[PDB]
Context: bound to proteins that are not shown
RNA sequence: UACGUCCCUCUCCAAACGAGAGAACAUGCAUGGGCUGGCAUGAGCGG
RNA sequence: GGGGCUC
RNA sequence: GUCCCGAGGCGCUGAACCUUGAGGCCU
RNA sequence: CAUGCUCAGGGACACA
Numbered sequence: 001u002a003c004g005u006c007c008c009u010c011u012c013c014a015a016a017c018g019a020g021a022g023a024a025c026a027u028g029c030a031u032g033g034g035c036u037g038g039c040a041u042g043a044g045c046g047g
Numbered sequence: 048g049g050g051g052c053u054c
Numbered sequence: 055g056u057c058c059c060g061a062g063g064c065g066c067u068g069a070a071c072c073u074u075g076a077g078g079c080c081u
Numbered sequence: 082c083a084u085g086c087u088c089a090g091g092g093a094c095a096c097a
Base pairs, nucleotide, nucleotide: 004094005093006092007091008090009023010022011021012020028086029085030084031083032082033080034079035078037072038071044066045065046064050059051058054055
Other pairs, nucleotide, nucleotide, family: 002096tHH003095tWS012014cHS014019cWS015018tWS015077cWW025087tWS026087tWW027029cHS027084tWH036073cWW039070tWW041067tSS042069tHS043067tHH047063cWH048061tHS049060tHS052057cWW073078cHS081083cWH
C1' cells in the first nucleotide's frame, strides 16, 4: 500500500454483560390490505 | 317487553 | 285510539375490536 | 399483496 476486520446502524435461530448467528440500498424497515387466529355480535338507528 | 304516564 | 317513560330483547351484524410486538403468515 | 422511506453509509484499525 491493498485485501480486509471491528465499532456505530439494522435483524433475532443467540444472549446477564461480552460472545454468537446474520444483514448491510436489502420487501431491509415502516404503515396499510388480505390471510390466520382470539373474543362473541360494537357505537348508532329503528320497530 | 313485565308494566306504568299523558290527553 | 294516540303519544311518552321502561330493564331486557330483536334487526342492520359470526358485528366491532385485536392479530407479532422478545420479534404469526402472504409481495 | 400494495405503497412510503433510504440519495457519493459514518468513525477506527489494518499501517513505526
The RNA (rRNA epsilon) from Leishmania donovani has 97 modelled nucleotides. Shalev-Benami et al. published it in Nat Commun in 2017: "Atomic resolution snapshot of Leishmania ribosome inhibition by the aminoglycoside paromomycin". Entry title: Cryo-EM structure of of the large subunit of Leishmania ribosome bound to paromomycin.